Released in 2002, the model rests on solution-state NMR data. Solved structure of RNA (SRP19 binding domain of SRP RNA), 29 nucleotides shown. The 2002 paper behind the entry is "Solution structure of a SRP19 binding domain in human SRP RNA". NMR data were recorded at pH 6.5 and 298 K.

[PDB]
RNA sequence: GGUGACCUCCCGGGAGCGGGGGACCACCA
Numbered sequence: 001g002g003u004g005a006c007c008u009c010c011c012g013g014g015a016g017c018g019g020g021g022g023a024c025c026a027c028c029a
Base pairs, nucleotide, nucleotide: 001028002027003026004025007022008021009020010019011018012017
C1' cells in the first nucleotide's frame, strides 16, 4: 500500500444479507 484469516465497531435492516471503518494476525509488494 494491497490481499487473506480473525476480532471489533459502524451502516442499514427484522434478520437475514451485503457494504464501509478500525484493531490484531499473517501473506504479497